Shown are 865 nucleotides from a PDB entry: RNA (23S ribosomal RNA, nucleotides 2018 to 2897) from Thermus thermophilus. Method: X-ray diffraction, resolution 2.86 angstrom. The entry became public in 2014. Crystals were grown from: 100mM MES pH 6.3, 75mM KCl, 6.0% PEG 20K, VAPOR DIFFUSION, HANGING DROP, temperature 294K. An Rfam search finds the family "Bacterial large subunit ribosomal RNA" in it. Rfam 15.1 lists 51,934 matches to the family in 10,816 species. The work is reported in "Elongation factor G bound to the ribosome in an intermediate state of translocation" (Tourigny et al., Science, 2013).
Context: one part of a larger RNA, bound to proteins that are not shown
């Protein structure tokens, strides 16, 4: 898609008209109700995924406008004075301690002094304000250094040496300042004035700032996705005695090291128990027996290992070039062992052994580019440049088979294509976890294990929680709470039966048995819940896609708007909060509610009819009598029978009570009108407005109902009784016993194809296969 | 014995007037040999004293006539209008 499209309880890819198996059903149809056709729309707007858009952010990344900023051109004339550097001169040196102002190193015993010392003044530079240091007056012969104190170091004198400054200059930068004649602006148009002026604008370039603008980047694994963790290699296990082997499976480790920890020759053997020994732990190092390896082997884990890979000690550098048979191992590239040849050569006497280390972790393809070599190419030649080859250098390229040399977030404005490959809803598996039930009897219950109870454990059932798992459904299974409308189960809240009782009675508690009916109104919140108020016989709990949006609601949540707290720099966000915020007129087909139509019920009609078999209904509560009686010290206060009345609910019903009556009657306003009074009419609603109201249809009215009765049972309680001389409700037999069950009531019903039955009626073939 | 067309028999459809029945259909009474609806008549009942007039009031008014008037469905009563007239349909009935 096409259908000849019912019901349950299975099934079945886990939610069937379409399978299985039972059950129900005569064919068509109108009106109606929406439970289901995972109903219809819209190739899920949440969620994931794509190396998919896009907006929007930023201290992502890259770049651009712009701006800044050097040089330069436009661009020209005149100064001023500044750094920064060199020639070149003057100067300069302060830690304490100490005559005090010790720059560094040599030289140094002598070194200035009528070439005018000590000592007073000034003058000049410098100044750590102490005084260095040049001079010069007067003065008129003596001072300084060794010497000695101090110190890291010594002081006269001499030399070589920016140490850091000034002062002239040499080159090289930088700011001003004035000028008019390019540029620029302006002035009742100007060949002209004025005002800026080599600047500003502007061209080329340098470099910077730059989410203002742009292009993009923002990983994968993941019992959804994100956080979190992880990613390459080594050891051990899982791994199922060859290899191999997974998980977001258990355990640990490497990203180095070591010139001795390498080669090769000689040597030599441990740990630890026990004894014995100064400090001496419970193992410092030494003795002695015993002692196969349990010690060591650089570091994880294994394997190995003294017949040495371990401990000592000598020569050595094979941690060689060159090649490699043959092989382990393998998708591919990788990895991995390796005898032998030849160079040259190192230990041994020699046999021989040495191409790193006991052994498996200590790691990076390419490309791109350094450096050192060299038998190589050199863009007409010869050289160069630049390349090749050989070496060997630069990866936390660790996301570690490495995408770009180069990159992060945000969308609740949000978009495409996808997934039920994968999350939230519902189902489904599972039942960890929830509820519930049982077994154990520690131990409370005075006393005593099960009246009530039940420690430490154990067994289970259910499938209402919160999970798990990822099976149908993402080309859509609307996803809380209410309403409305039921209908199951029973693990019972009531009501009804009943065993225990730590049941005197009365009220309880507990278990049994029992779903037939009932199981209230409110306050609070969106709630569910739950907490209150006031009742109640109780105020059960669960299922039915957390039952019911093609029924309603939309108050919770979760689109677009705003704010608050918080988070972020931002954009933005929050399993926080706050205000708002579009919830689709027609129903094909099962389904169901009601009404028909067709045929059929082997004459044809009209009554009447029984009822297989179907639905409806099914509740309690208080009072009083019995009785203030049993019982009870007492307060209290039954059974068993038996009267009245109440709620709620159900069917009908309108006498009555009370609604409603669209024109049944009246009253009333404002306007048009008929016809001027008067009297009527429309209209103010689809009755203009008010105020009554029959009938009919109602409920707040009114009446009746639940039941009596009868069989049979549930738990329980019995009689009679064996097996089992006893005893036992029990194996044989029979009795009591629930609102429950079955009749019984009230209502449909012979499509009860099993189509019924009773009563009446009407009959006959007239012409023909 | 329909396997037959074609009238009819009991009946029954249509058509009419209706109906505390009803979406329709159905169902139920009527259908001139009738009370089924409609109208009149009377009763309920419902408004609560009409109109016109006559008194009283200058006048809104207000007395009387008056429980008038008016009056859906209700309970009945009258053939005064309307169900006129008709039509279709529909046994003759199976098997050793």
């Nucleotide at each position: 898609g096409a259908a000849c499209u019912g019901g349950c309880c299975g099934u079945g890819a886990a939610g069937a008209u379409g399978c299985g198996g039972c059950c129900u059903a005569c064919c068509c149809g109108u009106g109606g109700c929406a439970g289901g056709a995972c109903g219809a729309a819209a190739a899920g707007a949440c969620c994931c995924c794509g190396u998919g858009g896009a907006g929007c952010u930023u201290u992502a990344c890259u770049g651009c406008a712009g701006c800044c900023u050097g040089g330069u051109g436009u661009u020209g004339g005149c100064u001023c004075u500044u750094g920064g550097u060199c020639g070149c001169g003057c100067c300069u040196g302060c830690g304490u301690a100490g005559g005090a102002u010790a720059g560094g190193u040599g030289g140094g015993a002598g070194c200035c002094u009528g070439u005018g010392a000590a000592c007073c003044c000034c003058c000049g530079c410098c100044u750590c304000c102490g005084g260095g240091u040049g001079g010069g007056g007067g003065g008129g012969a003596g001072g300084c250094g060794c010497c000695g104190g101090u110190g890291a170091a010594a002081u006269a004198c001499c030399a070589c040496c920016c140490u850091g400054g000034c002062g002239c200059g040499g080159c090289u930068g930088g700011g001003g300042g004035c000028c008019u004649a390019a540029c620029c602006c302006u002035c009742g148009g100007a060949u002209g004035g004025g005002g800026g002026g080599a600047c500003a604008g502007c061209g080329c370039u340098u470099g910077g700032c730059g989410g203002g603008c742009a292009g993009u980047u923002u990983g994968a694994c993941u019992g959804g996705g994100g956080c979190g963790g992880u990613c390459g290699c080594c050891u051990c296990c899982u791994a199922a005695a060859a290899g191999g082997u997974a998980a977001c499976g258990g355990a640990g480790g490497c990203g180095c090291c070591c010139a001795a920890a390498g080669g090769u020759c000689c040597c030599c053997u441990c740990a630890g128990g026990c004894g014995g020994g100064a400090c001496g732990g419970a193992a410092a190092u030494c003795c002695g027996c015993c002692g196969g390896a349990g010690a060591g082997c650089g570091c994880a884990a294994g394997g190995g290992u003294a017949g040495a890979a371990g401990g000592g000690g000598g020569c050595c550098u094979g941690a060689c070039u060159g090649c490699g048979a043959g092989g382990c191992c393998u998708g591919c590239a990788a990895g991995c062992c390796g005898a032998g040849c030849a160079g040259g050569g190192g230990c041994g006497a020699a046999a021989g052994c040495c191409g790193g280390g006991c052994c498996u972790a200590g790691u990076g393809a390419a490309c791109c580019g350094g450096u050192g070599g060299u038998c190589c190419c050199g863009u007409g030649u010869g050289g160069a440049a630049g390349g090749g080859c050989c070496a060997u250098c630069g990866a936390u390229c660790a996301a570690c088979g490495g995408a770009u040399a180069a990159a992060a977030g945000u969308u609740a404005c949000c978009c495409c294509g996808g997934g039920g490959a994968u999350a939230a809803c519902a189902g489904g598996c599972u039942g960890a976890u929830c509820u519930c039930c049982c077994c154990c009897g520690a131990g409370c219950g005075u006393c005593c294990a099960c009246a009530g109870c039940g420690g430490c454990g154990g067994g289970g059932a259910g499938g209402u929680u919160u999970g798990g798992c990822a099976c149908c459904u993402c080309g859509a299974u609307g996803u809380c709470g209410g309403c409305u409308c039921g209908u199951c189960g029973c693990a019972u809240c009531c009501u009804g039966g009943g065993g225990c009782u730590g049941a005197a009675g009365a009220a309880g508690g507990u278990c049994c048995c029992a779903a037939g009916g009932g199981u209230u109104g409110g306050g609070c919140u969106g709630u569910u819940c739950g907490c209150c108020c006031a009742u109640u016989a109780a105020a059960g709990c669960g299922g039915c896609a957390c039952g019911c949006g093609a029924g309603c609601u939309g108050g919770g949540u979760u689109c677009a708007g705003a704010a608050c707290g918080u988070c972020g720099u931002g954009a933005g966000a929050c399993a926080g909060u706050u205000c708002g915020g579009u919830c689709u007129c027609u129903a094909u087909c099962c389904g169901c509610c009601a009404c028909g139509g067709g045929c059929g019920c082997a004459g044809g009609a009209g009554g009447c009819u029984u009822g297989a078999g179907g639905g409806g209904g099914g509740c309690u509560c208080u009072u009083c009598c019995u009785a203030g009686u049993a019982c009870g010290a007492g307060a209290g206060g039954a059974c068993c029978g038996g009267a009245a009345g109440g709620g709620a609910c159900g069917c009908a019903c309108c006498u009555c009570u009370g609604g409603u009556u669209u024109c049944c009657c009246a009253g009333c306003u404002g306007u048009c009108c008929c016809u001027c009074c008067a009297g009527g009419g429309g209209c103010a609603u689809a009755a203009g407005c008010u105020g009554g109201g029959u009938a009919g249809c109602c409920a707040u009215g009114u009446g009746c109902g639940g039941a009596a009765g009868g069989g049979a049972u549930a738990a329980c309680c019995g009689c009679u009784g064996a097996a089992a001389g006893c005893a036992u409700c029990u194996a044989a037999g029979c009795g009591g016993g629930a609102a429950g069950c079955c009749c019984g009531c009230c209502c449909c019903a012979a499509g009860a194809u099993g189509a019924g039955g009773c009563c009446u009626c009407c009959c006959a073939c007239g012409g023909c296969g | 014995a329909a396997g037959c067309c074609g009238g009819u028999a009991a009946g029954g459809a249509c058509c009419c007037g209706g109906g505390a029945a009803g979406a329709c259909c159905a169902c139920c009474c009527g259908g001139u040999g009738g009370a089924u609806g409609g109208g009149c008549c009377g009763g309920g009942g419902g408004u609560g004293u009409a109109a016109g007039c006559g008194c009283c009031g200058c006048g809104a008014g207000g007395c009387g006539u008056u429980g008038a008037g008016c009056c859906g469905a209700c309970c009945g009563g009258u053939c005064c209008c309307a169900a006129u007239c008709g039509u279709c349909c529909g046994a003759g009935g199976u098997c050793u």